[PDB]
């Protein structure tokens, strides 16, 4: 560097 | 998108001892990574930086 999956309390990590 | 809250573990707070232990009796704890619109109204609809997590690049 150009393109692709994910970010969620303290650790877990929902949920919408 | 018209509204972030749950759960256990933790984290304290009143409970005994001398300190405790287990036993216990209660509450403290997130710009929804950043930013900028879309917006009546968005963390969740875009799009752009960051970070993390995965690829290809990258011969003055």
């Nucleotide at each position: 560097g150009u393109c692709u999956c994910c970010g969620u309390a303290g650790u877990g990590u929902a949920g919408c | 998108g018209g509204u972030u809250a749950u759960c256990a573990c933790g984290u304290u707070c009143g409970c005994c001892u001398a300190a405790c232990a287990c036993g216990c009796g209660a509450a403290a704890g997130g710009u929804c990574c950043u930013c900028g619109g879309u917006u009546c109204g968005a963390a969740a609809c875009c799009g752009g930086g960051c970070g993390g997590a995965a690829a290809c690049a990258c011969c003055a």